[PDB]
Primary citation: Akatsu et al., J.Biol.Chem. (2023), "Cryo-EM structures of RNA polymerase II-nucleosome complexes rewrapping transcribed DNA". This is an experimental structure of RNA, together with DNA, with 313 nucleotides shown.
Context: bound to proteins that are not shown
RNA sequence: GGUGUCUUGGGUG
DNA sequence: ATCAGAATCCCGGTGCCGAGGCCGCTCAATTGGTCGTAGACAGCTCTAGCACCGCTTAAACGCACGTACGCGCTGTCCCCCGCGTTTTAACCGCCAAGGGGATTACACCCAAGACACCAGGCACGAGACAGAAAAAAACAACGAAAACGGCCACCACCC
DNA sequence: GGGTGGTGGCCGTTTTCGTTGTTTTTTTCTGTCTCGTGCCT
DNA sequence: CCCTTGGCGGTTAAAACGCGGGGGACAGCGCGTACGTGCGTTTAAGCGGTGCTAGAGCTGTCTACGACCAATTGAGCGGCCTCGGCACCGGGATTCTGAT
Repeated sequence: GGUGUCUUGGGUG
């Protein structure tokens, strides 16, 4: 000094 | 005898794919050396065959007389040939019947899930196949057997 | 009537076994094809 | 709004229908005749003899190109680069066949 990616379902405005 | 009508062969005029020619490279033909088994030559036996013949006869051409086969023509009827109409044998150049690159508002919040899908890619090691040969097994050879096939003694039927 | 379709006995001749000369098929070890198996995408 | 692959529509040319026309097949008349069926004669083949001259399979000699394994070289078509043969277009001259 460096805390990762994509889908399914349920909500808020 | 002649006279008229569509089909045939060659001539101005010419071009497009078929036929002929340079440069050169990788394939086919040649050279060279080493086994190596095959061809031309030469000798020897005797068996399958060549040439004429004895005994015997079945047989090819000609005689006698005739008839259904082959053929030309007649009487009849019996099947190809030509031009106009097009079409589906084909071949080109434009409509309309089920799907589709997208995508269905913006920001924002947490639940919970994959984090290898898969066989068949490349190389090593274990089955299956091809290469030989002496020895006991298969193929052809020497001889015999009743058994099968052609002849003969003797037999029945038809257009 | 001249053939052809039948019966039975006798003579030719013959191709298969008994057996062998001559020829012969292959098992084991070695050198090629072919598939099972291991690593990795 | 926008990306796929169906059948009529048609340049070329060639024969089923439709009517008139022509060349050929089937049965008989009548002709012309060579072998059917029964014989008659003279000859070469079937069967078996007799004499003989002939080369194929087998074996040994001697020879040599054939086959196989490494270099060496001539060449046929890729790739171009030229050169050309006869039918299409339109017309002249000639010819079997139908018609008089």

The entry is indexed under Transcription-DNA-RNA complex, RNAPII. The entry has 16 different proteins, among them Histone H2B type 1-J, RNA polymerase II subunit and RNA polymerase II subunit B32. Method: electron microscopy, resolution 3.7 angstroms. The entry became public in 2023. The PDB entry is titled "RNA polymerase II elongation complex containing 40 bp upstream DNA loop, stalled at SHL(-1) of the nucleosome".